C1' cells in the first nucleotide's frame, strides 16, 4: 500500500 | 439500527 477482525463508544 | 472507533491478523 490493500483487505480482513475480537471488541468498544455516541445518538 | 445508524454513525464512529479498534485490540489485532493476512498478502
Nucleotide at each position: 500500500g490493500a483487505g480482513g477482525a475480537a471488541g468498544g463508544c455516541g445518538a | 439500527u445508524c454513525g464512529u472507533u479498534a485490540a489485532u491478523c493476512u498478502c